[PDB]
RNA sequence: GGCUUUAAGUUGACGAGGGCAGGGUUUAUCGAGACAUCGGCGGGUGCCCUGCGGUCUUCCUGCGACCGUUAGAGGACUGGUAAAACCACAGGCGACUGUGGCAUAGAGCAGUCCGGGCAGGAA
RNA sequence: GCGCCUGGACUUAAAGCCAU
Numbered sequence: 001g002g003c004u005u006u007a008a009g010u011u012g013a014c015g016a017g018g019g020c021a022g023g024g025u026u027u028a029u030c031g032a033g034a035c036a037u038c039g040g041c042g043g044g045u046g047c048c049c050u051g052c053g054g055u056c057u058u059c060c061u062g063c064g065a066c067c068g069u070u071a072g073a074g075g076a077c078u079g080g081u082a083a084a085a086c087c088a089c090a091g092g093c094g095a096c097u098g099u100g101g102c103a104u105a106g107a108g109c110a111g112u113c114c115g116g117g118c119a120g121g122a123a
Numbered sequence: 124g125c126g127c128c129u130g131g132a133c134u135u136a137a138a139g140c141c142a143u
Stems, first nucleotide, its partner, number of pairs: 001141011014031003020051006038130001039128004052068005058122006074114006086101006
C1' cells in the first nucleotide's frame, strides 16, 4: 500500500416549475460545469373520473371540447439574474456538513401572435 | 428533485490476511 471482518460513522435530487373540490392512481414538468441524482419506503401541485367554475355565441338551458379563477388544446416568435458545481469562512481524524459570495439553463416558465361547437330559448 | 434508510457506495478504528 491492497483486501476481509466487526464496530462506529458519512452519503443517499442541484435548482427552476407546477395547486378549484371530492375520489382514484403512481417510475407526475424542465433543464444543470451533478453522474450512485444507484436502490428502497413515504409524500407530491401530474393524470383519470365526477361536481363546481370559465371560455368556445350578447344572455340562458342541454349536450360536446379545452381548461382551472391571469380558467384554449396545439403552433410560432421573443425572452430566460437558477442552484449545485467553485471559492471563502465555520465544524469534523475522515467520508463529509453549515452558511456567505461567484459563473452558467431549459420547460408544460414569461410576453406577443396564430388558433374556437351544435341544438333550442330569451332581448 | 421533497422527507426518511435495513441495501449499495464511501470514511475511520481494531484485528486478520496479502503484496512491496